[PDB]
About this RNA:
Shown are 21 nucleotides from a PDB entry: RNA, together with DNA. Crystals were grown from: pH 7.00. Ions in the entry include magnesium and zinc. Among the 12 different proteins in the entry, which are not shown, are DNA-directed RNA polymerase II subunit RPB1, DNA-directed RNA polymerase II subunit RPB7 and DNA-directed RNA polymerase II subunit RPB3. Released in 2007, the model rests on X-ray crystallography data to a resolution of 3.8 angstroms. On the sample the depositors note: SYNTHETIC OLIGONUCLEOTIDE. Brueckner et al. published it in Science in 2007: "Cpd Damage Recognition by Transcribing RNA Polymerase II".
Context: bound to proteins that are not shown
RNA sequence: UCGACCAGGA
DNA sequence: TTCCTGGTCAT
Numbered sequence: 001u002c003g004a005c006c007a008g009g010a
Numbered sequence: 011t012t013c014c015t016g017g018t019c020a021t
Stems, first nucleotide, its partner, number of pairs: 003019008
C1' cells in the first nucleotide's frame, strides 16, 4: 500500500 | 439500495 471476507451503524 | 464504520487474513 491495490484487495477479499466477516461483523456492525441510519 | 446507499453511505459509513471496525476487525482479520494475505496476497